An RNA structure (23s ribosomal RNA, nucleotides 2014 to 2898) from Acinetobacter baumannii AB0057, in which 799 nucleotides are resolved. Entry title: A. baumannii ribosome-Streptothricin-D complex: 70S with E-site tRNA. An Rfam search finds the family "Bacterial large subunit ribosomal RNA" in it. Rfam links the family to the GO terms structural constituent of ribosome and ribosome. A reference for the family is Yusupov et al. (2001), "Crystal structure of the ribosome at 5.5 A resolution", Science. It is bound to Streptothricin D (OIY). Released in 2023, the model rests on electron microscopy data to a resolution of 2.21 angstrom.

[PDB]
Context: one part of a larger RNA, bound to proteins that are not shown
C1' cells in the first nucleotide's frame, strides 16, 4: 500500500495481527481506556561524513583602506654657519 | 667639489580673522586690510605599521571520533616446502661509509682451551701441542663465503666511454641480471681478471632556474639575445606518486546534502566480568576435615553488574528519579512443613520442601542508593524497553541570559560549581472494562433451573489457659491443646455518630423597587451568619478469610525380596504442608455438545405442477412479544422493575412527621429602640399513610394455521 486487521511459544534483516506449532474465538454497534500497532507531527538538532556553508576570534596565510617616512612635483629671494 | 644647518623677506599658498561691494544673504565670488609662509598641505613613487576590512586554509588510516600512535625505504615470522597474501600482529635495522675500505699479481688463516715463561695478572706478548669454524665479513637481520666473498703487500684507477642478445619484476612511471662487440687502460711471464664495495636499506617525478661543452635553431638579412641536445646543481616537497611560491583556531548563536556504511539509549550475540552452585581437601572447631567454616586448586549455571561486537532503529524506537497502576520468576523476608546440630528448655546455626496471601512510616538530599529516628510477623531478591511520560510531573542532566574557580592572547571551554529557563495530539485496528442490537438453538410461548467451566476469597499480633507444669544446679521456660481480644484488608448498609444538604426555616447589611407606614421580593459567592428534611456518604455499624474432604512435597514408616543378613520398593499397604482438587461467594447452555422440568397456544377449505416441509389464491391472527403512555430507591443511550380505569404508576389534595423557631394582623407596656399576648404560632424539598382530582383514551404493529425424512421400542 491494501486487509477477511486474536493470545502464546518459538522462528526471522536478530523485539511478528498477517511466517511454524498450538490454544481461544458466533455476526454488528454504543459509553469509556491507552498496554501495542517500533502510533501522527518535523528527510534527527545529539554522533559521524562531504577535499559543504556561514558567523566570530588571533604572535596562520595573502590582500586592501586608514596612519605614517623619504624623494621628486607645486616651491621662490637674500644673507650666514658648518662636515666629508 | 659637496652636505647639512641657522637666520631674515614676500610674491606662489593658507586663515573656519576684520572690512567694502555682486545683497534684502553667517553660502559663495571679487576687492582692501591683518597675521602666518615656502612650512602646512595635496598628486605620483617608496620603506613602516595595520583583525579595522576582505578572501581562504587548518591532511589521511582508525574495531565511533577525539588524544596517542603511524604515513617512504630494508631484514626475520605470520605465510599452509613456487611467487605473491592482511590486521592500531610479533620483532629489529636505513636516510650512510669509503681514493681505499676499489682494480689486479702474489702470499696468509680465525676464535678458544691446556702447558711453560720479567714485571704482567682472569686476560697484554714470547714458545709449544689438542680438539676445532664456536672468528670476521664498515652496519641490522636473513642468505651465504677454501680458487675463502676473510686477512696483508707492490704496483695502480675498469668506482672507464659506446653499447648491448637475452632474461626477471611489473597496472603505469619506474626497478633488477646480464654474455658479448669496438676504443683507451691497470695488475699479470701468461691463460686472464677488471664496467666500484659477498648482496639485500643509504632516497625524491615533473615544473622553474644555476653551470660545463655543442658540425642544432636564430621573426627581413649578418650577428646577437633567448631556446633545444648532452653532462651536471638546488627539495625532512618525510603527510617520503611530491593539489599552491604562499596558509591556525571557536561556534551553546549557528546551517545544508547524507549514513544505523558509524558513536550515545534500549533490543540483539557473547559472558571476560558480575552473581549463584558443585567437586577435592591442608587446617580451625579442647578430642574429631566435613555440627558451623574451610586454604592450594578444580567444574558448571544464570543472564542483574562492568564490558566486547557494531546485526535492527539517524525521511527521529524522543527522558534520570517521583506518582498512578501493575504482571512474572522463585535464588523464601514473614507466615506453614521437615532432616542434622558442638539440638537439655526458650532461643540459635545449617540444609531440604513449599510462590497461597502478606511484606513500614518520616528527617536529609533531584537523587536511585545510603546514613539516620522510631515502627512492623515481615519491611525478601529480580524480569517485565534499568516495567508504567498519545497515563501525570519535570526537581537531575544537555539550548539560547549571567557569574565565580580553571584553562587559552582571544573567539571560548570544563575529572567543575551557582541562579534562571514553552512537556503537543478530539483514539481507525489490537487489547482491556462496562452495556446493548442481530441470528442460531429440528412448531411457537411464559416461568423455574442442572452445571462443562470463568473469576473473586486465601495475611496476620497480642492476653490468658494448659502450667511456673515438662526441661534445667539455677538464671530461666516449652510441645500438643483451648479461649478471648486487636492491627492490616474486602464488602454490603444508613438504625446510631457525623459530613454535605445553592428548590427547608430563621437573623441581618447596602441598594433598589412594588404609590406611601407595615409587610415583602431582585442583586450583592447561595451576599453574609446560625440551623437542618430525604437522598449521597466514612471518619459510622454490621459482617468475611470457620470447619471439613481427597490426591500429594520434602520427610517418617509397616511389611518384604533381589543380597539366607539388612533394607520406606522391586510386588503390597501408611501418614504427612498456609501449597494442587474440593469446600465459601459471584457468574455460567453462543457448552453450536446450544442441555432439562412445569404450564399455555394454534387442527381451513380451492386450483395447478417443478409431486414437493412445492406455487399461486380466499380465510383465518392463536399463547404471546413490542410499539404508546404514568414512572422508578434501575439508567449515558439502553437494559431491567412496576403500573395503564377490573387503576394508587406519577403528580396534586388530606392527615401524620419532621426542620426551623414564637408568622401575619391586632391588642396591651413603653418617649422609643423593644418587650409581652393571641400561640410553640407561622411556613416547611425529597418521608410515611390514604384519596381517581389530572395524566396513564380511543388503538396499532409483530408472532400462525399441529410442526420434514430414517430407524429402533412400545403400542
Ligand atoms: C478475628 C480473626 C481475624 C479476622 C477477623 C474478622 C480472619 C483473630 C485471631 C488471630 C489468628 C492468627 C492466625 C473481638 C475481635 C474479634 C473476635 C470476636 C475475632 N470479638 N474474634 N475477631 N477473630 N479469619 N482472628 N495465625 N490471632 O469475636 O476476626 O473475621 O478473621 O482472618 O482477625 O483475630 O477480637
Nucleotide at each position: 500500500g491494501a486487509a477477511a486487521u486474536c493470545g502464546c511459544u518459538g522462528u526471522g534483516a536478530a523485539g511478528a495481527u498477517g511466517c511454524a506449532g498450538u490454544g481461544u474465538a458466533c455476526c454488528c454497534g454504543c459509553g469509556g481506556c491507552u498496554a501495542g500497532a517500533c502510533g501522527g507531527a518535523a528527510a534527527g538538532a545529539c554522533c559521524c561524513c562531504g577535499u559543504g556553508a556561514a558567523c566570530c576570534u588571533u604572535u596562520a596565510c595573502u590582500g586592501c583602506a586608514g596612519c605614517u617616512u623619504g624623494a621628486c612635483a607645486c616651491u621662490g629671494a637674500a644673507c650666514u654657519u658648518u662636515g666629508a | 667639489u659637496u652636505g647639512a644647518g641657522g637666520u631674515u623677506c614676500u610674491a606662489a599658498c593658507u586663515c573656519u580673522g576684520u572690512c567694502c561691494c555682486g545683497u534684502g544673504a553667517u553660502c559663495c565670488g571679487g576687492g582692501a586690510c591683518g597675521a602666518g609662509g615656502a612650512c602646512c598641505g595635496u598628486g605620483u613613487c617608496u620603506g613602516g605599521u595595520g583583525g579595522g576590512u576582505a578572501g581562504u586554509u587548518u591532511g589521511a588510516c582508525u574495531g565511533g571520533g577525539g588524544c596517542g600512535g603511524u604515513c617512504u625505504c630494508c631484514u626475520c615470522c605470520u605465510a599452509a616446502a613456487g611467487a605473491g597474501u592482511a590486521a592500531c600482529g610479533g620483532a629489529g635495522g636505513a636516510g650512510u661509509a669509503c681514493g681505499a675500505a676499489g682494480g689486479u699479481g702474489c702470499g696468509c688463516u680465525c676464535a678458544g682451551c691446556g702447558u711453560g715463561g720479567u714485571c704482567g695478572g682472569a686476560a697484554a706478548u714470547c714458545a709449544c701441542g689438542c680438539g676445532u669454524a664456536g672468528a670476521g665479513u664498515a652496519u641490522a637481520a636473513a642468505g651465504g663465503c677454501a680458487a675463502a666473498a676473510g686477512c696483508g703487500c707492490g704496483c695502480u684507477u675498469a668506482a672507464c666511454u659506446g653499447c648491448g642478445a637475452g632474461a626477471c619484476c611489473c597496472a603505469c612511471a619506474a626497478g633488477u641480471c646480464g654474455a658479448g662487440c669496438a676504443g683507451g687502460u691497470a695488475c699479470g711471464a701468461a691463460a686472464g681478471u677488471a664496467g666500484g664495495u659477498c648482496u639485500u636499506a643509504g632516497u625524491g617525478a615533473u615544473c622553474c632556474g644555476g653551470u660545463g661543452g655543442u658540425u642544432c635553431u636564430g621573426u627581413a638579412u649578418g650577428g646577437a639575445a633567448g631556446g633545444g641536445c648532452c653532462a651536471u646543481c638546488g627539495c625532512u616537497c618525510a603527510a617520503c606518486g611530491g593539489a599552491u611560491a604562499a596558509a591556525a583556531g571557536g561556534u551553546a548563536c549557528u546551517c545544508u546534502g547524507g549514513g544505523g556504511a558509524u558513536a550515545a539509549c534500549a533490543g540483539g550475540c557473547u559472558g571476560a566480568u558480575a552473581c549463584c552452585g558443585c567437586c577435592c581437601a591442608a587446617g580451625a572447631g579442647u578430642u574429631c576435615a566435613u555440627a558451623u567454616c574451610g586454604a592450594c586448586g578444580g567444574c558448571g549455571g544464570u543472564g542483574u553488574u562492568u564490558g566486547g561486537c557494531a546485526c535492527c532503529u539517524c525521511g527521529a524506537u524522543g527522558u534520570c528519579g517521583g506518582c498512578u497502576c501493575a504482571u512474572c520468576u522463585c535464588a523464601u523476608c514473614c507466615u506453614g512443613g521437615g532432616g542434622c546440630u558442638g539440638a537439655a528448655g526458650c532461643a540459635g546455626g545449617u540444609c531440604c520442601c513449599a510462590a497461597g496471601g502478606g511484606u513500614a512510616u518520616g528527617g536529609c538530599u533531584g537523587u536511585u542508593c545510603g546514613c539516620c529516628a522510631u515502627u512492623u510477623a515481615a519491611a525478601g531478591a529480580g524480569g517485565u524497553a534499568c516495567g508504567c511520560g498519545a497515563g501525570c510531573u519535570g526537581g537531575g542532566u544537555u539550548u539560547a541570559g549571567a557569574a565565580c574557580g580553571u584553562c587559552g592572547u582571544g573567539a571560548g571551554a570544563c575529572a567543575g560549581u551557582u541562579c534562571g529557563g514553552u512537556c503537543c495530539c478530539u483514539a481507525u485496528c489490537u487489547a482491556c472494562c462496562g452495556u446493548g442490537g442481530g441470528c442460531g438453538c429440528u412448531g411457537g410461548a411464559a416461568a423455574u433451573u442442572u452445571g462443562a467451566g470463568a473469576g473473586g476469597a486465601u495475611c496476620u499480633g497480642c492476653u490468658c489457659c494448659u502450667a511456673g507444669u515438662a526441661c534445667g544446679a539455677g538464671a530461666g521456660g516449652a510441645c500438643c491443646a483451648g479461649a478471648g481480644u486487636g492491627g492490616a484488608c474486602g464488602a454490603a448498609c444508613c438504625u446510631c455518630u457525623g459530613g454535605u444538604g445553592u428548590a427547608c426555616c430563621g437573623g441581618u447589611u447596602g441598594u433598589g423597587a412594588c404609590g406611601c407606614c407595615a409587610g415583602u421580593c431582585g442583586c450583592a459567592u447561595c451576599g453574609c451568619c446560625g440551623g437542618g428534611u430525604a437522598g449521597c456518604u466514612a471518619u459510622g455499624u454490621u459482617c468475611g478469610g470457620a470447619a471439613g474432604g481427597g490426591a500429594u512435597a520434602a520427610c517418617c514408616g509397616c511389611u518384604g525380596a533381589a543380597a539366607g543378613c539388612a533394607u520406606c520398593u522391586a510386588a503390597g499397604c501408611g501418614g504427612g504442608a498456609a501449597g494442587c482438587c474440593u469446600a465459601c461467594c459471584u457468574c455460567a447452555a453462543g457448552a453450536u455438545a446450544a442441555g432439562a422440568u412445569u404450564u399455555c397456544c394454534c387442527u381451513a377449505g380451492g386450483a395447478c405442477u417443478u409431486u414437493a416441509u412445492g406455487u399461486c389464491c380466499u380465510c383465518u391472527a392463536a399463547a404471546g412479544a413490542g410499539c404508546c403512555g404514568u414512572u422508578c430507591g434501575a439508567g449515558a443511550c439502553u437494559a431491567g422493575g412496576a403500573c395503564g380505569u377490573u387503576g394508587a404508576u406519577a403528580g396534586g389534595u388530606u392527615g401524620g412527621a419532621u426542620g426551623u423557631g414564637g408568622a401575619a394582623g391586632c391588642a396591651u407596656a413603653g418617649u422609643g429602640a423593644u418587650a409581652u399576648g393571641u400561640g410553640a404560632a407561622g411556613c416547611u424539598g425529597a418521608c410515611c399513610a390514604a384519596u381517581a382530582c389530572u395524566a396513564a383514551u380511543u388503538g396499532c404493529u409483530c408472532g400462525u394455521g399441529a410442526g420434514g425424512c430414517u430407524u429402533g421400542a412400545c403400542u